[PDB]
RNA sequence: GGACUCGAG
RNA sequence: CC
RNA sequence: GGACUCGAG
RNA sequence: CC
Numbered sequence: 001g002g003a004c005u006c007g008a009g
Numbered sequence: 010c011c
Numbered sequence: 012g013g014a015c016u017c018g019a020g
Numbered sequence: 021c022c
Stems, first nucleotide, its partner, number of pairs: 001022002004020006010013002
């Protein structure tokens, strides 16, 4: 740098 | 935010 | 539901 | 995780 999961906005 |  | 932000991975 |  990249893919994805969750919490809040 | 739409 | 879409997109993004922060947080946890 | 790559």
An RNA: 22 nucleotides with solved positions. The entry is indexed under Formamide, RNA. The structure was determined by X-ray diffraction at 1.3 angstrom resolution and released in 2024. The PDB entry is titled "RNA duplex containing Formamide". Crystals were grown from: MPD, sodium cacodylate.